[PDB]
Context: bound to proteins that are not shown
RNA sequence: UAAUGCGAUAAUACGCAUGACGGUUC
RNA sequence: AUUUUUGCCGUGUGUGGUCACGGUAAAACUUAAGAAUCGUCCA
Numbered sequence: 001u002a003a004u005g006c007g008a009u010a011a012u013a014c015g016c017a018u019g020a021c022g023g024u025u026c
Numbered sequence: 027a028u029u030u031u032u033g034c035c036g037u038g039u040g041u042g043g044u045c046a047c048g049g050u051a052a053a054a055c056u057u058a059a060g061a062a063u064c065g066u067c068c069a
Base pairs, nucleotide, nucleotide: 005016006015007014019068020066021065022064024062025061026060027056032054033050034049035048036047037046038045
Other pairs, nucleotide, nucleotide, family: 001004tSS009011tHS010012tWS012014tWS020069cHS023063cWW031055cWS034053cWS039043cWW
């Protein structure tokens, strides 16, 4: 802690994007 | 959360338990709520 995180040219200018249901680990 | 509350363990005392206190963030055991990924044209 969105001046975040992740990526299959992986570099980051570009791509997914902070809700809602379900299953896992705390 | 009424230490979730039961078991269990340790020390003291004890005719071998109708006793006291504490510990389990060492081992078994409850119902949640939240967080981190993951899946998804979404009811």
Entry title: Structure of the mitochondrial ribosome from Polytomella magna with tRNA bound to the P site.
The RNA (mt-5S) from Polytomella magna has 69 modelled nucleotides.
The reconstruction used 59,000 particles.
The 2022 paper behind the entry is "Structure of a mitochondrial ribosome with fragmented rRNA in complex with membrane-targeting elements".
The entry also models magnesium, potassium and zinc ions.
It was solved by cryo-electron microscopy to 3.1 angstroms.